[PDB]
RNA sequence: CAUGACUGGGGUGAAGUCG
RNA sequence: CGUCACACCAUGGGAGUG
Numbered sequence: 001c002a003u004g005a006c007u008g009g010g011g012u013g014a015a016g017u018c019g
Numbered sequence: 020c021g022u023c024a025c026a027c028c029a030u031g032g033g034a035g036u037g
Base pairs, nucleotide, nucleotide: 001037002036003035006032007031008030010028011027012026016023018021019020
Other pairs, nucleotide, nucleotide, family: 004034tHS005033tHS009029cWW013025cWW017022cWW
């Protein structure tokens, strides 16, 4: 520096559920 | 306004791999 089962949060969207 | 569905975008973590 490239990459990885999986995983976290972020962003968009179209706007759905729930309040 | 914040979960929770989805679909994309970039990104942190990772048994390790090159």